[PDB]
Context: bound to proteins that are not shown
DNA sequence: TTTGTCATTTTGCAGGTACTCTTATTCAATAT
DNA sequence: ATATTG
DNA sequence: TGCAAAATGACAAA
C1' cells in the first nucleotide's frame, strides 16, 4: 500500500 | 396427448457519517 | 541459495 | 434471525 479485523464518537 | 393443480426445493443480508489501532501477505519440497 | 508450484 | 415470489416434477380434468 492493500485487505481484513477490533475497539470507539454522535445519531 | 395436455393442462393447469397441488406437494417438495432455490433464493438472497442487513441506516448515516466519523475516529483509532493492528496485522497480513500460501509454507514448504524441489529443480537449477 | 532462491523461485516455483502443491 | 427472519418468509413469500419463483420454479418444477408426479397427479387429476378433459
Nucleotide at each position: 500500500c492493500u485487505a481484513a479485523g477490533a475497539g470507539u464518537a454522535c445519531c

Keywords: RNA polymerase II elongation complex, actinomycin D, N-2 state structure, Transcription. This is an experimental structure of RNA, together with DNA, with 63 nucleotides shown. The reconstruction used 60,673 particles. It comes from the structure "The structure of RNA polymerase II elongation complex paused at N-1 state by actinomycin D".